[PDB]
An RNA structure, in which 32 nucleotides are resolved. It was solved by X-ray diffraction to 2.26 angstrom.

RNA sequence: CCAUCCUCUACAGGCG
RNA sequence: CGCCUGUAGAGGAUGG
Repeated sequence: CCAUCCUCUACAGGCG
Repeated sequence: CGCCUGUAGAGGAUGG
């Protein structure tokens, strides 16, 4: 740096 | 606030 898995944040839509 | 879709960033872990 790339992918994958998990968490979190931000933005753009949409829904309740 | 919640959910979903998309994008970016960060943290954890594997892999190439």
Notes: It comes from the structure "Crystal structure of the 16-mer doublestranded RNA. Northeast Structural Genomics Consortium (NESG) target RNA1". Crystallisation conditions: 2.4 M Ammonium sulfate, 0.1 M BICINE, pH 9.0, dsRNA buffer: 0.025M NH4OAc, pH 5.5, 0.275 M NaCl, 0.005 M CaCl2, 0.001 M EDTA, 0.001 M TCEP, 0.025 M Arg, and 0.02% NaN3. Keywords: double stranded RNA, dsRNA, Northeast Structural Genomics Consortium, NESG, PSI-Biology, RNA.